[PDB]
């Protein structure tokens, strides 16, 4: 140098064929268990989808461009 394929709860990873939610594991916050702690019972808070443009009644979910990622290939002299 171009292109392929990410961006989602504190973190790891769903949710993308569906345009009409935001899940899940740990974790976090209450209570019980314990002489006190892990372990462990049980009740809860939780992010709203990298970020701009339009398409639509409606957009994580659709594409236009943009950011940061981590691949693939810079040939033959």
């Nucleotide at each position: 140098c171009g292109g392929c394929a990410c961006g989602u709860a504190g973190c790891g990873c769903a949710g993308c064929c569906u345009g009409g939610u935001a899940g899940c594991g740990c974790a976090c916050c209450g209570u019980c268990a314990u002489g006190g702690g892990g372990u462990g019972u049980c009740g809860g808070g939780g992010g709203u989808c990298g970020g701009a443009g339009g398409u639509u009644c409606a957009a994580a979910u659709c594409c236009u461009c943009u950011c940061g990622u981590g691949c693939c290939g810079a040939c033959c002299a």